[PDB]
Context: bound to proteins that are not shown
DNA sequence: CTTATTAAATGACTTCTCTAAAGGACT
DNA sequence: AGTCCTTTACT
C1' cells in the first nucleotide's frame, strides 16, 4: 500500500471476497443548543 | 432519563427507468 | 419530402 467502486491486503504494474446503477422522494437516528419537567447521575 | 423546538450531519427505505419505432414538426 | 427530436405502445 495499486481497485469500476468498497473492505482487508502484498496476495508483485496486483491478491481474496464483495459489488444494482442513475434519478426522485421520504423517513429514522446521532450530536449540539434551548424551553418546561421527572428519578435510587449518567 | 422525558416531551418538545432549531441547526448541522450519516444512513436506510420505497418509487421510476434500464426501448424500438411510430408520429409530427421544422425545414 | 427529409431530418431528427418527441411520443408512443400497455399494464
Nucleotide at each position: 500500500a495499486a481497485u469500476u467502486u468498497c473492505u482487508a491486503c502484498u496476495g508483485u504494474u496486483g491478491u481474496a471476497g464483495a459489488u444494482g446503477a442513475g434519478a426522485a422522494g421520504u423517513c429514522a437516528u446521532u450530536u449540539a443548543a434551548u424551553a418546561a419537567g421527572g428519578c435510587c447521575g449518567u
Description
The RNA with a sequence from Francisella tularensis subsp. novicida U112, together with DNA, has 80 modelled nucleotides. It was solved by X-ray diffraction to 3.45 angstroms. The entry also contains CRISPR-associated endonuclease Cas12a, not shown here.